Source information:
Solved structure of RNA (p2dsRNA) with a sequence from Homo sapiens, 24 nucleotides shown. Wang and Pyle published it in Mol.Cell in 2022: "The RIG-I receptor adopts two different conformations for distinguishing host from viral RNA ligands". Protein in the same entry: Antiviral innate immune response receptor RIG-I. The reconstruction used 957,706 particles.
Context: bound to proteins that are not shown
RNA sequence: GGACGUACGUCG
RNA sequence: CGACGUACGUCC
Repeated sequence: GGACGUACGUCG
Repeated sequence: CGACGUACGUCC
C1' cells in the first nucleotide's frame, strides 16, 4: 500500500 | 433497508 472483520456513531 | 464516519483487530 491493499483486503477483510467487529464495535460504536451520523445521515436519507 | 442502503450508503458514510471513526475506533479497534486480523490477514496478504